[PDB]
């Protein structure tokens, strides 16, 4: 990092270096658990 599984719960960019918010007007992107 990938894939699963649970739960409302996203991207270190699967869209935005902000052509929508900047510790956001929504997510310090909740947290475990298994496989690889």
């Nucleotide at each position: 990092g990938c894939g699963u599984a649970c739960g409302a719960a996203g991207g270190a960019g699967a869209g935005g270096a902000g052509a929508g918010g900047a510790a956001g007007a929504g997510g310090a992107g909740a947290g475990u658990a298994c496989g690889c």